Shown are 571 nucleotides from a PDB entry: RNA (28S rRNA, nucleotides 1 to 425; 5.8S rRNA, nucleotides 2 to 153) from Caenorhabditis elegans. The depositors describe the entry as "High-resolution C. elegans 80S ribosome structure - class 1". The 2024 paper behind the entry is "High-resolution reconstruction of a C. elegans ribosome sheds light on evolutionary dynamics and tissue specificity". The entry is indexed under ribosome, endogenous purified 80S ribosome. An Rfam search finds the family "Eukaryotic large subunit ribosomal RNA" in it.

Context: one part of a larger RNA, bound to proteins that are not shown
RNA sequence: CUCAACCUGAACUCAGUCGUGAUUACCCGCUGAACUUAAGCAUAUCAUUUAGCGGAGGAAAAGAAACUAAAAAGGAUUCCCUUAGUAACGGCGAGUGAAACGGGAAGAGCCCAGCGCCGAAUCGAUCAGUCUUUGGCUGCUUCGAAAUGUGGCGUAUAGGUGUAAGUUUCCAGCAGUGUCGUAUGUCCGAAGUCCUUACGAUUGAGGCCAUAAACCAGAGAGGGUGCGAGCCCCGUUCUGGAUAGCGGCACUGUUGGUUCGCUUGCUCCUUGGAGUCGGGUUGCUUGAAAGUGCAGCCUAAAGUGGGUGAUAAACUUCAUCUAAGGCUAAAUAUCGACUCGAUUGCGAUAGCGAACAAGUACCGUGAGGGAAAGUUGCAAAGGACUUUGAAGAGAGAGUUCAAGAGAACGUGAAAUCGCUGGAGU
RNA sequence: UAGCUUCAGCGAUGGAUCGGUUGCAUCGAGUAUCGAUGAAGAACGCAGCUUGCUGCGUUACUUACCACGAAUUGCAGA
RNA sequence: GAGUGGUGAAAUUUCGAACGCAUAGCACCAACUGGGCCUCCAGUUGGUACGUCUGGUUCAGGGUUGUU
Numbered sequence: 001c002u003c004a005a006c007c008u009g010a011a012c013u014c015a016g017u018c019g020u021g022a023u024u025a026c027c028c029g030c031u032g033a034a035c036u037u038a039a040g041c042a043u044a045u046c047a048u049u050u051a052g053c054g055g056a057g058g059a060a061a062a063g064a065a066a067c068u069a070a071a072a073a074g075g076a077u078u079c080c081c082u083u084a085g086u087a088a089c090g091g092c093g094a095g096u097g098a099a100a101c102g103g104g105a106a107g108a109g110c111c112c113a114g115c116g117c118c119g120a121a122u123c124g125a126u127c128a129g130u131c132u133u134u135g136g137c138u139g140c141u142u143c144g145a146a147a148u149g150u151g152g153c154g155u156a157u158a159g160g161u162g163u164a165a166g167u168u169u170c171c172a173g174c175a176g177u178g179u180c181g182u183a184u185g186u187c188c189g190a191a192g193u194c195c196u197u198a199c200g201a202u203u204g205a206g207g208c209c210a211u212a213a214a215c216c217a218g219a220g221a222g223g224g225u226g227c228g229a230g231c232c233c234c235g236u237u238c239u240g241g242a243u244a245g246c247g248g249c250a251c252u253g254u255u256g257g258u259u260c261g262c263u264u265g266c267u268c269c270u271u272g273g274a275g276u277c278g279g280g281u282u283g284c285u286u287g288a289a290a291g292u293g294c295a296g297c298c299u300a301a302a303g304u305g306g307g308u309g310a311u312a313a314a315c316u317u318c319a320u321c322u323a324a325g326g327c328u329a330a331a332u333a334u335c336g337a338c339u340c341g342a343u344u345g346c347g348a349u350a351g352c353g354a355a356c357a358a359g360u361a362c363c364g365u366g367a368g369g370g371a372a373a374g375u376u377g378c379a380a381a382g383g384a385c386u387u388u389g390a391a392g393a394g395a396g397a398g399u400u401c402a403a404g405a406g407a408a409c410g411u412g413a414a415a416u417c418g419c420u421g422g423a424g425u
Numbered sequence: 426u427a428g429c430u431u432c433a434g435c436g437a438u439g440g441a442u443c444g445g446u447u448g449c450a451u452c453g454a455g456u457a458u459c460g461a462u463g464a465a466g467a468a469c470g471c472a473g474c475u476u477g478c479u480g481c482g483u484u485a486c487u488u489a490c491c492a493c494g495a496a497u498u499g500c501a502g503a
Numbered sequence: 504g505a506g507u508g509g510u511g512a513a514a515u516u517u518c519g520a521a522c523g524c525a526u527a528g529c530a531c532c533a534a535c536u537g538g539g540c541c542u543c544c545a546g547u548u549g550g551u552a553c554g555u556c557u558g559g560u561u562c563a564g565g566g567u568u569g570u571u
Stems, first nucleotide, its partner, number of pairs: 003569004007564006014558003018554002021459001026057001027055004037044001041091001067074002078105004088096002109327003112273001116153003121150001122145004127139005159269002162266006170257013184244005192208001193229001194207004215230001216220001222234003278299007305322005337456007345449002362369002375444001382409001385396004410443001416437010466518003469482003473500002488512001490509004523529002530551009
C1' cells in the first nucleotide's frame, strides 16, 4: 500500500413500531412550611401534614420470610376487631405512641441467575403456501439476533442420575346441543269515568243482591289528569312472559398444537445474587430508648458463611431464616368518570356559587374575583270593538270560578306615604 | 282656618310570609371506558325566519342503518 | 314511511402533546392539471416534527486484526 473481517460511532422523508398531553376521589415515589399548642420561646407540636414535582390502574401498592417468637410453637400479602391510649418516645413539659400473640374476611402459588447436563435443540424480519385473516399455522425462501451465549431440565418444599413399584395427557379455536345470567334493546297486562250529589273543574260525600261485598288486588309504589284517583292514563305485581343480542357454564362433533411425563422407596452426585453485607461518621425519620427506617462520604467482607433473637462488648448455649434478582388474583380504598336506588337533610336570604341564557352578567393588565334572578290562568281564552289624547295612558266593553289573577301578573306583611271624616294642638 | 299629631276607613310604595319543587346536600349500589387512528380545553362556523342556552362540524340544531309507528309547531313548510 | 329512540356504517373545521420551520407568519419535496410551450406562475393531492427499539442501505477511525 490492496482487499477482507471485527469493534466502536454516524447519516438517512430507509421498513415497521413505540413515548409525549390530559383526569383527581382512591394509589405509588419524592420535596417539604408556617399559622397553632406549649398560657412566653428556640427542641418539641401542628407534621414525616397544607403547598410544589413526577408516575399508574380499575383498583394501585404489598406479597410467598435473611418473619414472628421462645409453645406441647406459629407460617406469603392485604383488610377488620382486639391488643391499646398499652410497651415506648418527650425542655420526661405540652404532648406523642406502635407491634406480636388472639378472633375473623379472603386465601394461590411460583420463576430466574449460579452449579450441572443437552449444547443453538432458541428467536425477529422477509418470501411463498394455507386458514376461521386488524391475526394465526408450515417451511431446503433470503437475511439477521445469539458461543461476551438464545432455548430445554432445574431454585431451597431443594434438584439431578440410575433403579423398583404404581400412574399417565394438556392447551386454543370453530360448529352444534341444552343450562343459566343480563343494571342490554323492543313488544305485552286486572278492575266503574256506573247512579245521586258537590264543584269552575272531581279524585270530595252517599249507594251499588247477599249472611262477607260495586269491582281488581301476587297490582292500595309513584307520577299525570281543571287540589283529593287501586279501579281515566302511564305505570305497579306476576322470586313477570315473548322476542333479538351479548355473554358464562356443561356435553358432543371437529381443526391446530402438544405429552418419553408424574409420586414414593433405594442408590450415587449435587446445591446458590459484591462497592453488596457489615463497620465508622453525618443528616433526616421512628414509639424504637448505647440507633427503628432511609440516604451522603470513608472503609469494605465471608462461606455452615451471613442476618436476626429490641441494653452496648467479649467468651459461651442455642433458636430461626437465607439478604443484596423477578411475577402473582381475592378479601381492601375511592363517587373523580358513566349508570342507578334512597333519605327523621334544605324548601328560593335556606340547599352547591349556580332550582333560571351560572362559573353566566360584570370586575381586574394578570394570577384571579363573581352575583342578582323561581310562581298569570285549568285553558291565552293575553282584553276584539267604541271613545279622548300625538302618545304613554284613561273611560266603557269583553274573557274568566275569579282579574282587586292584566303581563314588573299566586298571596301581598312592616317601615314609609296620600286622601276623606272626627278630635286635639 | 291652614299646618302638625292622633284615631277610623280607603289607596299607594315594598316584596316579607305562606303553599310546592324537574333543584341542592348526604348515604348506598353496579361498571372501568381519554390521547399522534390526534385527547382535555379553546376559537370560529352551521337553522327558511333563531341573539343567548343546548346540539352539531363544511354530509355542520345533523347523514346512513335498525326499532317503533304519524307527526314538528312560534310562523312557515313538507 | 313523519318524527323520536337506539346506534354497529360513514363523516368528524382551525388552534391545542400539536408534528415542515416559526408561533397569529413563510417554505421545501414530489407527482398530476391549467396557463401555448415551460426554466416562470396558479390549483389539487401526498409528504417533510423530537426521542426511541428492531432490521436495512451508505459510510468514518492504524481502535484490533488478517492478506498483498